This is an experimental structure of RNA, with 23 nucleotides shown.
The PDB entry is titled "RNA structure determination by solid-state NMR spectroscopy".
The structure was determined by solid-state NMR and released in 2015.
The entry is an ensemble of 10 models.
The 2015 paper behind the entry is "RNA structure determination by solid-state NMR spectroscopy".

């Protein structure tokens, strides 16, 4: 540059995220 998130037996649970998560 992009701008809300990822895994596991749907989001009912855990761990780092706006003091900027993916590729």
């Nucleotide at each position: 540059c992009u701008g809300a998130g990822c895994u596991c037996g749907a989001a009912a649970g855990a761990g780092c995220a706006a003091u900027g998560a993916u590729g």